[PDB]
């Protein structure tokens, strides 16, 4: 240029809150070709 991870951060929907269901966005790292 294209990929894998892995650490922070940010999304949507249902509920008074807390909290479920769901989605994986930005950005640091560290690996492959």
């Nucleotide at each position: 240029g294209g990929a894998g991870g892995u650490a922070g951060u940010a999304g949507g929907u249902c509920g008074a809150a807390a909290g479920a269901c769901c989605a994986u966005u930005c950005u640091g790292c560290c690996u492959c070709c």